[PDB]
Context: bound to proteins that are not shown
RNA sequence: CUGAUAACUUACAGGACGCUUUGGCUUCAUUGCUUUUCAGGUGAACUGCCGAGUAGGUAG
DNA sequence: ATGAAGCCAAGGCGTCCTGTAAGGCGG
DNA sequence: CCGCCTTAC
Numbered sequence: 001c002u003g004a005u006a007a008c009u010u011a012c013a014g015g016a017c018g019c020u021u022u023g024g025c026u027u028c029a030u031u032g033c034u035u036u037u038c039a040g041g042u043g044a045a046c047u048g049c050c051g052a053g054u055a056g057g058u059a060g
Numbered sequence: 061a062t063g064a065a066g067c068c069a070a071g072g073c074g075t076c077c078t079g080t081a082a083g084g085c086g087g
Numbered sequence: 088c089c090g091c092c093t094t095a096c
Base pairs, nucleotide, nucleotide: 009082010081011080012079013078015076016075017074018073019072021070022069023068024067025066027064028063029062046060047059048058049057050056083092084091085090086089087088
C1' cells in the first nucleotide's frame, strides 16, 4: 500500500414546404533630390605546312 | 494640410421532443 | 414475503 479491493448502457429513427433589397451622387488644388568615383591579363598559347577557301585538317 | 462618410421599411407559420432495468429495512 | 417511501431547474 490510492473514498481501497470487482465492474459491458444499450437497442430504433425523413425537418420540411414558399420568397424581387432598392432608388441618388464631381476628391481636388502646389511641388528641383543632388554633390565625388581606376576593376584589376608584369612577359605569357609560337612558327610553319596542306588546302579555291574567314571551310576543314596538319608537324614540331 | 482641408473638408465632409445621407437614409427607410420589414424580420412569416405548424408540428412534434420515446420507452426498460436498476431498493433498505423492520417486521 | 410485504409494505413504506420524495423532488428536482